[PDB]
Context: bound to proteins that are not shown
RNA sequence: UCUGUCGUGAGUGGCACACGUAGGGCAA
RNA sequence: UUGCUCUGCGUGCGGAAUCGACAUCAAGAGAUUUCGGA
Numbered sequence: 001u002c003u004g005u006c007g008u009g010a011g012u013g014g015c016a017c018a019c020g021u022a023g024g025g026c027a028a
Numbered sequence: 029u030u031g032c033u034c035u036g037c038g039u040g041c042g043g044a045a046u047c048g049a050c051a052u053c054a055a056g057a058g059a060u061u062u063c064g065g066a
Base pairs, nucleotide, nucleotide: 001066002065003016004015005014006013017040018039019038020037021036022035023034024033025032026031027030028029041064042063043062044061045060046059047058
Other pairs, nucleotide, nucleotide, family: 048057tSS052053cHS055056cSS
């Protein structure tokens, strides 16, 4: 000290990312 | 008994206690202390 980017009726939106959580399929 | 893969939801590091959540700006409840990792 505890993500990036685009956004301004949005420090609070979109997407991605990370972590956690609930349901589905596969192996040992 | 465990591992691998898809969709929904929560936070942007994650827990606890306490004070608030019946606070002054066209819509938004947080804050003090504490301690766990990197």